Background
The depositors describe the entry as "Pol II-DSIF-SPT6-PAF1c-TFIIS complex with rewrapped nucleosome". This is an experimental structure of RNA, together with DNA, with 311 nucleotides shown. The entry is indexed under Chromatin, nucleosome, transcription, intermediate.
Context: bound to proteins that are not shown
RNA sequence: GUGUUUUCCCCUUGGC
DNA sequence: CTCAATTGGTCGTAGACAGCTCTAGCACCGCTTAAACGCACGTACGCGCTGTCCCCTTCGAAAAAACCGCCAAGGGGAAAACACCCAAGACACCAGGCACGAGACAGAAAAAAACAACGAAAACGGCCACCACCCAGACACACCAAACACAAGAC
DNA sequence: GTCTTGTGTTTGGTGTGTCTGGGTGGTGGCCGTTTTCGTTGTTTTTTTCTGTCTCGTGCCTGGTGTCTTGGGTGT
DNA sequence: TTTTTCGAAGGGGACAGCGCGTACGTGCGTTTAAGCGGTGCTAGAGCTGTCTACGACCAATTGAG
Numbered sequence: 001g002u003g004u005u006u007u008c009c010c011c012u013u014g015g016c
Numbered sequence: 017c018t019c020a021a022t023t024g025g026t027c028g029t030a031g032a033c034a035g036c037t038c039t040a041g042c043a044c045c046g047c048t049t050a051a052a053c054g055c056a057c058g059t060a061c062g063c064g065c066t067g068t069c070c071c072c073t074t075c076g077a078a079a080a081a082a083c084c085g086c087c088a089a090g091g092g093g094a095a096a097a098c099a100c101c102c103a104a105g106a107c108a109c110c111a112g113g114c115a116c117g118a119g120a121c122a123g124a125a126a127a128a129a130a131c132a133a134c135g136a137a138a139a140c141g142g143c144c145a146c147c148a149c150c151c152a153g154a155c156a157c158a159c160c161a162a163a164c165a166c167a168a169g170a171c
Numbered sequence: 172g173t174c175t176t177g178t179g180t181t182t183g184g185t186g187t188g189t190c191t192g193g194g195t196g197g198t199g200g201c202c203g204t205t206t207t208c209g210t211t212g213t214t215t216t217t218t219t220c221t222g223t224c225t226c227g228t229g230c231c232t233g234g235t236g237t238c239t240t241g242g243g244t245g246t
Numbered sequence: 247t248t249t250t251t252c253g254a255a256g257g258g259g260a261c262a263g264c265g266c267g268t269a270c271g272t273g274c275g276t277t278t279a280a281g282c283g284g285t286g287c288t289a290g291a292g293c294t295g296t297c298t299a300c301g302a303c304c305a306a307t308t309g310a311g
Base pairs, nucleotide, nucleotide: 007094008093009092011090012089013088014087015086016085017311018310019309020308021307022306023305024304025303026302027301028300029299030298031297032296033295034294035293036292038290039289040288041287042286043285044284045283046282047281048280049279050278051277052276053275054274055273056272057271058270059269060268061267062266063265064264065263066262067261068260069259070258071257072256073255075253076252077251078250079249080248098245099244101243102241103240104239105238106237107236108235109234110233111232112231113230114229115228116227117226118225119224120223121222122221123220124219125218126217127216128215129214130213131212132211133210134209135208136207137206138205139204140203141202142201143200144199145198146197147196148195149194150193151192152191153190154189155188156187157186158185159184160183161182162181163180164179165178166177168175170173171172
């Protein structure tokens, strides 16, 4: 006694 | 081969053609002003073009699709400007009718000249005989036309 | 592929020829009544005129529209 | 980068929207001479009268098409 939630696109960098 | 071209001749009249005038076409002046000229001006329509449309074509252009695996962690921004008002208004550019300039023309009087009516001359238009040759029609040939069929070919 | 070519031929329609002849138009005289032209009168057209219509150029009043913009939620 | 197919372009006119611009329209003011019309003149248009040169008709003739 009430209990798992909760973003994305874009860019860049990096790993084998 | 033959009938259209040809000739000398007559007929009688077309037109030569010469005269005759007086129609109207020549010049001529001269005044009026409609029209011509010339000049200004400008705007619209004669010049211009390359935009593009049409027939046929290929073909090379855009289109468009594709192009490790997956995986970690940044660090941005997501306009919001400024669209499109809403709305209220003064602002054009838009009515449209005002309004009369300038012309057209409509209605009137007047002038006039076109043209209607009257009378006269004359030649054209009609009646008749009569002419004959033209044209109609018939009868016939024949050829040229339509027609059929094929060749080769224009489409 | 097409149905035109144009030669080739067929055969008979009809065009043109020639022949006959009398219906027709021309010729002629003749008459006459028509036509043209000249004169006179008039009514229609035209002229000048008045005037009012009318449509054009565009003036004018002010209307139908517009696009700036105070405020802005929302392309 | 590979493949599709559009739909370009060549080859040419028709036409033509819109720009340019100066030609010739509307105007106006001046100059001309067209027109009227009034008047003179005349020549040759057209008329009419006389003659016959001429073309049509003809019979008889010939040969060109």
Description:
Primary citation: Filipovski et al., Science (2022), "Structural basis of nucleosome retention during transcription elongation". It was solved by electron microscopy to 3 angstroms. Among the 25 different proteins in the entry, which are not shown, are Transcription elongation factor A protein 1, Histone H2A and Histone H3.2. The sample was in a buffer at pH 7.4.